[PDB]
Shown are 475 nucleotides from a PDB entry: RNA (chain 2 18S rRNA (1799-MER), nucleotides 605 to 1107) from Saccharomyces cerevisiae S288C. It holds a match to the Rfam family "Eukaryotic small subunit ribosomal RNA". The entry has 76 different proteins, among them Large ribosomal subunit protein eL41A, Large ribosomal subunit protein uL24A and Large ribosomal subunit protein eL14A. The reconstruction used 460,403 particles. The depositors describe the entry as "pre-frameshift complex of yeast 80S ribosome with eRF1 and mRNA of WNV".

Context: one part of a larger RNA, bound to proteins that are not shown
Parts: sequence; C1' cells; structure tokens
RNA sequence: AAGUUGUUGCAGUUAAAAAGCUCGUAGUUGAACUUUGGGCCCGGUUGGCCGGUC
RNA sequence: GGAUUUCCAACGGGGCCUUUCCUUCUGGCUAACCUUGAG
RNA sequence: CUUGGCGAACCAGGACUUUUACUUUGAAAAAAUUAGAGUGUUCAAAGCAGGCGUAUUGCUCGAAUAUAUUAGCAUGGAAUAAUAGAAUAGGACGUUUGGUUCUAUUUUGUUGGUUUCUAGGACCAUCGUAAUGAUUAAUAGGGACGGUCGGGGGCAUCAGUAUUCAAUUGUCAGAGGUGAAAUUCUUGGAUUUAUUGAAGACUAACUACUGCGAAAGCAUUUGCCAAGGACGUUUUCAUUAAUCAAGAACGAAAGUUAGGGGAUCGAAGAUGAUCAGAUACCGUCGUAGUCUUAACCAUAAACUAUGCCGACUAGGGAUCGGGUGGUGUUUUUUUAAUGACCCACUCGGCACCUUACGAGAAAUCAAAGUCUUUGGGUUCUG
Repeated sequence: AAGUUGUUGCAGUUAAAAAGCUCGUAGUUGAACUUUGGGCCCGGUUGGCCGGUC
Repeated sequence: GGAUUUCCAACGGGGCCUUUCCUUCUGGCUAACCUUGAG
Repeated sequence: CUUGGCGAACCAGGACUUUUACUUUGAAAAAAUUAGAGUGUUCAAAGCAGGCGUAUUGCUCGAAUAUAUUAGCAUGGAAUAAUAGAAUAGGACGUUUGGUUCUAUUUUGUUGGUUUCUAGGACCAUCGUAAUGAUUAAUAGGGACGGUCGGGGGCAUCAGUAUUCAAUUGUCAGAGGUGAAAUUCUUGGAUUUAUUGAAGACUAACUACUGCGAAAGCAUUUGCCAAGGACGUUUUCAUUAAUCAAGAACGAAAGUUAGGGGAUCGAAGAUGAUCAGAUACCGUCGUAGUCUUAACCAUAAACUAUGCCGACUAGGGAUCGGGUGGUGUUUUUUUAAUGACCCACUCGGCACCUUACGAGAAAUCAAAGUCUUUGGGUUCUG
C1' cells in the first nucleotide's frame, strides 16, 4: 500500500457491529456575561509620487 | 542595462489622553515638571 | 535653552508579580547520523578537505547552519478555559484617635540585663472615606403552584363464556370430529332445549397507522394509595447539567424451588393417514405448565435489527394532551354557572405521501441530512 486500527481518518438499519431498559461513580464534556470603541504623536527593510545610497 | 521617509502603503510596534491604576515609598545620585545668564 | 524642587530611556530598602493550561521568544537534540553550506575523492558513494605562487621566496578560506518526544527562564502575551476574592462582612482604603510581646543597631562605668515620645511586618480598637460589596435568569436543568390528561403502577371490590353439574324433556337412536375417517360418548338417554348452581381463567364487540410507561409491558366497575409527562406560570433556585467504566433497580415467555387454586388450553405421554416410515403435521385425550412467596432465573427477531443529549435544514394535512383567540354552532327551568362541536394559533407527543435538495452499495432515509468542503458532547460495539 492499509481510510483493512481510522487523532488526522473507518464502520455499527439490512454487509461484522447500538448493551433489553433505566439509574449511576470514576472518566470525558459542559449556556451567556466583566475595558466589545475614540483621539494625539513617534529614533524604526517602503514596495514607490519610479534610475540623488551599483 | 537599475530605484530619493514628506500629495496616497495593511504601517508590524511604542508611548499619552479618553473615570483606565505597569504595586509607593527610603537617600549618599536630584531624571521627563513655567525653580530658566544670548536665534 | 538652565548657578534651588515631583522620579523608571536612572538605582540595593515590602511579607505582597490569585492558581494554572496555552504564548512568541530561546541559556540546550554530546558526537556520529538526518536535512543541509563549501570543496577539481577523475565523476560518484565518500572525505573534510583544500586554494593561490616574483619559476625562488610564502600567504590564505574552511571544517557553517538547522525545536521531525516530552515537564525549568521569559521588564513585552490574559484571547481561549476553571472548585479565586466582599454576603449572617471576618471586606477595602490609613499618614483618624488610641493601646497592646518584640533577640534594638544607633547615644549613657562593670561584659549584660533592666527603661521612654522611636522608624518596622500588631485588634477592624473607630466621632473616618468609599455609587460601599454576589452579573443574567440559557426556547439548560431542578423545584413549586393550577386545571387537566392517560388501557402508567399497587391493594381491595364489581360485572360479562366455557367446563362440570342439578332437576326438566324431547329420541328417532345418534353425537363428536375431518380433506375423508377413526379413536371417543350414547337402554344406564348421548348430542340438543330451557331461571335460584361449587368453580377457575379471560376482559370480546367499542379498539384506531389511538393513549400511557424506562423498557418488559398495560383494556370490566367502583373505592383507596402514592406516582408521572405535557401544558400554563410576570413563582422559585441558580449551573445544580449531558453521557457514562465499576456499581444498581426493573426485565415477556419458558423454566426452578414452596404452600392455595387447576375451568380452559396444553411441551411429555396412546389411535388414524404415510406406508419406507411418521414416536410429525390432522382427531381425541391428557401430566407439567400463566396466583402468593426468602422467592429465583435475567434471557428473546427484549426490533425502530436505528445509543443518548443538543443545534440547524424542505414541504402538507390529521390526531392525542394542555393552553390562547374568535359576543363563532348547539345545549337545564328552553336563549341566567358550563359542557360538546367549528375555525385560527401554539407547546409537547404517537405517527403519517413519493428512488426528494442532501445522504446512501442500494433497499431506502422527516434522519440513515448538515460527513475527503472530513471535528457539537459522550457511552457501547465491529
């Protein structure tokens, strides 16, 4: 090669595959909100208003 | 064979105001502040 | 353009830069290797060499440079994402007024200890100051309330066929059963007819592309007992949530201990057809087998063969609940509470018409779409 191990990126109605059903701990995940704007100026490759730093 | 920031770039960034604040005070140093001898 | 003063392009003297993850930045992958710069090993693999002169002196470039795994530093980074602060104030501000141990150096005869208004990390001790101080109420979730609704559940009651009877009466003699029979019952009267009858089970017809429940499942009446979804709510709490290894409740039928009931039907168990059978399908019987338990069992094509939660994406009608609006139609004592119908909405639910944009291998799909334009969260499986 192999998206035939799949995080990227698999499939699970019938090809293999959704647990009979609900609760529920770890795990994973989890609505929105707090300075979301407006002015001033500036040693700083300037592309060009083109041959003053070949 | 060749290019100069000022009549134009997204300026990437910085500082200051806009209630905005990045902790304030020791002193032998006296720094941005109308405490000031010639454009 | 400074011969008196307010501070980060300058400085040591504060226990205090909420807690992190995720920055950019790099003080670092030992060399070799890899990528890679230069080079006239003849080229190349390679190697780290080399290159050039006053013919004769000497000089000179190299041997660079680059996070294919993850935890320390970063005056500049708070966007993203959390159990952080002040709620019966124990809060903040301090140079308000006090007062409460202090190993206390700077100054006072023995070394050292004993003593004040001092400068310092003390109690909220207070006639201070401060717009003093817990964001919204998620078409998230929980809870409450109201009128409902349902064949949701449990416990009692109350009604509708058969089987076996009873006493009637009828009789030829048939009845039953089948594709056709046979097994079987019939003087002793089968079958069949017709009111007081002992039982047990089941709840027809109404009954549906209807309702409820987590599924399994749930259908006579009434009483009782707790429960529930949906709706409505200018009620309340406030993120309490989603999905879930382990763990737990329930879980049709059959089956299994145990006492009660046993009407019906009827795994097992004998006649008839097949004949090669028929220890099958069909007849007649008939034991075990659908109620209460410490009760067990824990499986089904337990199916929608579609995990759950959330959002969005086309059409159109109907229906079950519940609300809203129509002085809509009709209804006791007839047009003096309402109910039942009709239209229009709306929320929730059971569903319903297509090889339909989209998806699919197709069947087909109101999700099985929003999936090579591939990522909402999560469990299980191959």